[PDB]
C1' cells in the first nucleotide's frame, strides 16, 4: 500500500436564505466533535401553505483485526 470484515460517524439530519413546483416535495450556506472526499441507491409507513420516520445497502474517513 491492496483485499476482506468489524467498530465509530450520517440522517442530506438540524437551522437559514432562496425557489412555489405535484413526471413535484428542490438548490445553496452554515451546522452535523477532531473543518478529508461526500451526504448516494432502494424498499416501507404517514404525510404535503416545498417531508418527517423506519429497513436494507453504497462512498469516504478514522480505529481494531484478518489477509498478502
Ligand atoms: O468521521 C468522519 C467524518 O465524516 C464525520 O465526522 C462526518 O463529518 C463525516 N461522515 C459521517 N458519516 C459519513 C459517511 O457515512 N460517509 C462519509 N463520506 N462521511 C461521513
Nucleotide at each position: 500500500g491492496g483485499c476482506c470484515u468489524u467498530a465509530u460517524a450520517c440522517a442530506g439530519g438540524g437551522u437559514a436564505g432562496c425557489a412555489u413546483a405535484a413526471u413535484g416535495g428542490g438548490c445553496u450556506a452554515c451546522u452535523g466533535a477532531c473543518c478529508c472526499c461526500g451526504c448516494c441507491u432502494u424498499c416501507a409507513a404517514a404525510c404535503c401553505u416545498a417531508u418527517u420516520u423506519g429497513g436494507a445497502g453504497a462512498c469516504u474517513a478514522u480505529a481494531a483485526g484478518g489477509u498478502c